[PDB]
An RNA structure (28S ribosomal RNA, nucleotides 1592 to 2653) from Plasmodium falciparum 3D7, in which 811 nucleotides are resolved.
Rfam match: Eukaryotic large subunit ribosomal RNA. Its family is annotated with ribosome and structural constituent of ribosome in the Gene Ontology. On this family, see Cannone et al., BMC Bioinformatics 2002: "The comparative RNA web (CRW) site: an online database of comparative sequence and structure information for ribosomal, intron, and other RNAs".
Method: cryo-EM, resolution 2.46 angstroms. The entry became public in 2025.
Lineage of the source: Eukaryota > Sar > Apicomplexa > Aconoidasida > Plasmodium falciparum.
The reconstruction used 85,400 particles.
Context: one part of a larger RNA, bound to proteins that are not shown
RNA sequence: GGAAGUAGCAACUAUUCAAAUGAGAACUUUGAAGACUGAAGUGGAGAAGGGUUUCUUGUCAACUGUGAUUGAACAAGAGUUAGCCGCUCCUAAGGGAUAGCUGAAAAGUGUUUAAA
RNA sequence: GGGGU
RNA sequence: CCCCGUCUCAAAAGGGAAACAGGUUGAUAUUCCUGUGCCAAUAGUAUUAUGAGUU
RNA sequence: AGAUGGUAACAUAUAUAUAAAUGAACUCCUUUACAUAGGCUUUACACUCGGGGUGCGUUUUCUUUGCACUUUACCUUUAUAACAAACCUUGGAAUCAAUUUACUUGGAGAAGAGGUUCGUUGAACUCAAUUCAAAAA
RNA sequence: UUUGUUUUGUAGCAAUAGUAAUUCGU
RNA sequence: AAUUAUCCGAAGUGGUAAGGACUAUCCUUGAAAAAAGGAGGGAACGGCUUUGU
RNA sequence: GCUUUGCU
RNA sequence: ACUCUUAAUACUUGUAUGAGCGUACCAACAACCGCAUCAGGUCUCCAAGGUUAACAGCCUCUGGUUAAAUAGAAAAAAGUAGGUAAGGGAAGUCGGCAAAAUAGAUCCGUAACUUCGGGAAAAGGAUUGGCUCUGAGGACAUU
RNA sequence: AAUGUUAACUCAGAACUGAAACGGACAAGGGGAAUCCGACUGUUUAAUUAAAACAUAGCAUUGUGAAAAGCCACAACUGGUAUUAACACAAUGUGAUUUCUGCCCAGUGCUUUGAAUGUCAACUUGAUGAAAUUCAAUCAAGCGCAGGUAAACGGCGGGAGUAACUAUGACUCUCUUAAGGUAGCCAAAUGCCUCGUCAUCUAAUUAGUGACGCGCAUGAAUGGAUUAACGAGAUUCCCACUGUCCCUACUUGCUAUCUAGCGAAACC
Numbered sequence: 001g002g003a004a005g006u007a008g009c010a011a012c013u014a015u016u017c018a019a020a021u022g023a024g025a026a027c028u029u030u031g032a033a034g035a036c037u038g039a040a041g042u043g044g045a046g047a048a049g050g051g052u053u054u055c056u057u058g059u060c061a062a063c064u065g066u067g068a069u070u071g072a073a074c075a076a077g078a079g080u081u082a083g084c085c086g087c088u089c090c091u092a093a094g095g096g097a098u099a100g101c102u103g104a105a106a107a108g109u110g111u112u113u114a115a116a
Numbered sequence: 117g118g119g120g121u
Numbered sequence: 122c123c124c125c126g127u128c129u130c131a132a133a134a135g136g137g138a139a140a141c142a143g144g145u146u147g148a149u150a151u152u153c154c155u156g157u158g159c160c161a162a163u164a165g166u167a168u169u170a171u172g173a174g175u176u
Numbered sequence: 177a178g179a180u181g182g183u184a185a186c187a188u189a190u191a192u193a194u195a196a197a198u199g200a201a202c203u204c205c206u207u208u209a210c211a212u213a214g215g216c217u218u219u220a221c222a223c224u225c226g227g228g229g230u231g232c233g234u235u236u237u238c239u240u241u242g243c244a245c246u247u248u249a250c251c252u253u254u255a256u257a258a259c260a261a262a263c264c265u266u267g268g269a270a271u272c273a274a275u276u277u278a279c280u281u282g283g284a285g286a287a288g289a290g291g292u293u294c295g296u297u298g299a300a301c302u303c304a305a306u307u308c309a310a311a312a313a
Numbered sequence: 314u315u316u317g318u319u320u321u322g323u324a325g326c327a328a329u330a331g332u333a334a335u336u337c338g339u
Numbered sequence: 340a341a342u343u344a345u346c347c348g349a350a351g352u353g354g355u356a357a358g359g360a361c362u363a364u365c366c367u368u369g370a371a372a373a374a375a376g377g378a379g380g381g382a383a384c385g386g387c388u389u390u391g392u
Numbered sequence: 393g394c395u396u397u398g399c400u
Numbered sequence: 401a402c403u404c405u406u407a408a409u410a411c412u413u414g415u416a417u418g419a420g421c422g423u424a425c426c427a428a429c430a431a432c433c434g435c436a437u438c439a440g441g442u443c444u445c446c447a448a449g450g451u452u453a454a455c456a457g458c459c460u461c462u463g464g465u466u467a468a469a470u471a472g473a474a475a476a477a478a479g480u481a482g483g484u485a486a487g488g489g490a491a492g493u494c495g496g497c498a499a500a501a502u503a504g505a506u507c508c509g510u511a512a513c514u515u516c517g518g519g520a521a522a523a524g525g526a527u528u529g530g531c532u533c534u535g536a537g538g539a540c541a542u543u
Numbered sequence: 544a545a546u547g548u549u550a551a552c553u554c555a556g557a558a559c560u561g562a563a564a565c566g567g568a569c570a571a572g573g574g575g576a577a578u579c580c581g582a583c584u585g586u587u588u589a590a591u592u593a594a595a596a597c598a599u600a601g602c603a604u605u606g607u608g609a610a611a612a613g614c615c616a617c618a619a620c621u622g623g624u625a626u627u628a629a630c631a632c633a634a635u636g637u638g639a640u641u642u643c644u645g646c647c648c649a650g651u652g653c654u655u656u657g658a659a660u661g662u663c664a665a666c667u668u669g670a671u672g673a674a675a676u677u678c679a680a681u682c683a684a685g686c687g688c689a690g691g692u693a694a695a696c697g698g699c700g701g702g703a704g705u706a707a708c709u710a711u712g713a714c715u716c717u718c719u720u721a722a723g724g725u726a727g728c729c730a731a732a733u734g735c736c737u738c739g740u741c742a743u744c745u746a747a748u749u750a751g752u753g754a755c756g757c758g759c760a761u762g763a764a765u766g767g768a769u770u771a772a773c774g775a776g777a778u779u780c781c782c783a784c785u786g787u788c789c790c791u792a793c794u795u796g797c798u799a800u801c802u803a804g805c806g807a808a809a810c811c
Base pairs, nucleotide, nucleotide: 001811002810008805009804015033016032017031018030019029020028034466035465036464037463043446044445045444046443049426050425054078055077056076057075058074063071083159084158085422086421087420089136090135094130095129096128100109101108102107117125118124119123120122140157141156142155143154144153160418161417164412165411166410167409168408169407170406172404173403174402178384179188180187181186198383202379203378204377205376206375207374211364212363213362214361216359217358218357219356221354222352223351224350227347228246229245230244231243232242233241247330251325252324258296259295261293262292263291264290265289266288272282273281274280303322304321305320308317334343336341365369385400386399387398391394432441433440448460449459450458451457470803471802472801473800478798479797480796481795482794483793484792485791487789488788491787496784504528505527506526507525508524513518515639529560530559532557533556534555535554536553537552538549539548540547541546542545561565573782574781575780576779578777579776580774581773585597586596601637602636603635604634605633606632607631613624614623615622616621641768642767643766645699646698647697650696651695652692653691654690655689657688661686662685667680668679669678670677700718701717702716703715704714727761728758739755740754741753742752743751
């Protein structure tokens, strides 16, 4: 390349009306509805692992398996303040060494008479 | 070797 | 001078000095701000003051 | 060159701050310091009921109505109060008694009466300061 | 040193903080 | 940027946590050390500046 | 270090 | 005068209070491991109301969300996940495989056999809503 | 014995009431009569086997009185059990309780005695020889000789005749082993012939159960025979129940279908 614009883009109950922005809105933002999770929660706070993904501003070549003005993508700057929270100290199951003794050495043991 | 002179 | 007696590491859930509330930022908080507390350490010489003891 | 009270269990330094009650070598002990099961009991947090106050909601009809708020940290040995327990003084027990949910205790000293301490907890109890007064050197 | 109280205090911290309301100018 | 008013009366249920005094089980009896405390014993003990030591 | 005269 | 004890102040000493390291964020729902923005795996703490034996199941308040490698319309065969079916009741099939029937509490009643402890919820039978009433279970202080 | 003040949840009984319904949704055992295996709670082939397999308490056997011992590690030095001491440590088999555990030591293993005793190395001693050689002799352990042991490995027979009808053979004769399968049990998860024969269960039974036994090829810690309770273990029948079936029909979600975007592979 033929297969082929085909197989496929089915877990997780469910979406609707109006407005803003924009070249362009079913999947960006605002208001109004109808619903879910149901404290053994997609609620709060830590460990292992990750390493700037955090924040503010900008912004769309490629990515975000449909769209995309969104984003954990891309760019420029910021952000972590301890006598009282921890490590740091103690000893455990255990590891490494010293004296001596083995072995060509590499290594194996660790008071077995060390002026420790 | 360390510690209580 | 006399005694005692190997060294060193291994726990961010075991042992273990001592802190609480309110406020604050776009991003940190028992750490920053305000107020009120606690723990450990603190050498020699003098001088004052507090208190106890034998006259 | 070293303080006191209580018969005893034990107690006493309240200065800004309870800081001082001698004590060498040597020796003994305690705390750190420890499993599981079962029920009983206490306090704190949680939830709920009825009153007061304040704001909001429904209101053709009914509803003295439905909802929200009404808070208080470490620290002062915090003082005191109150409870399970252990111990001391008196007392002297069979007609045995006390007592728990279950139990469990006693001439090696029970019941009754009066006290000491620890733990729990952290303003309880007129707790503290104030004399209206009821004996105070 | 005995009483109901003459009386206070959220025992000190502590209301000066927090929460829920009603007003007055930018 | 300022005022003003409230912040108070009595009870129930037993969900979670910790403490207390107990009873029972084991051919199973459930760490150590830094560190801190208590006691027995009775060594030593004026201030002063002085001969000698 | 076993002396003192001496003060409190 | 002496001995202790706590505090403050001057001076002498090297310069006479508080060292070093960590602290953002995720923790899975797309920040971790599985080649990935994978329906998998991955350790601790907090825990409201109603019905109930119940931290079960179902509904709700505080907090969170309304998103998932797509949307619109049509709606027949066939599939996958479900529901019902007259009369018969295992005749189906290797085989009652799959499904159905029973279930909570209270009051009665329970065989053989047995290692005397059981078997046992053996087997079986009856009841259960709502509303209006009656009865029984405590504490306190004046007699 | 009076008087008042006050709770909190449970448990009994009665009358009315309704399209005879009421644990109204949620939640929530099917039961019975027997057979086989394993006693029970426990464990296992991560990703085709959860069991009758492994473990277990109980029972039995074996080794060892110690730093010159038992069992095991190490190249050597040294270690484990051992912070131990026969009610201990180490090595095996069987697998709760009940009731039992028969005969064989010829074979193969293990173990005990030794200068009476055959064989069996080095070293050593002697003889000969010029010497190298050569030839002899001697209390190592093993094996042999002589014993023990089966809850060590394992084993546990054929032929012929015979009782007043037949049939059968208590009885007898004979060959023969180390010993000749005992108590038991069975067409059994163990029997070829075999769909054994009899009874029962059905209408009809190569299936199930109870019996019979010359058992190709059952049998005692290779454990034999039983057994209440227990099991996501193997099998047969009965009641209840049902779309498993006579014999299919109707119906809901999500796909499949057409459309706008996006868009692979096996294979050739």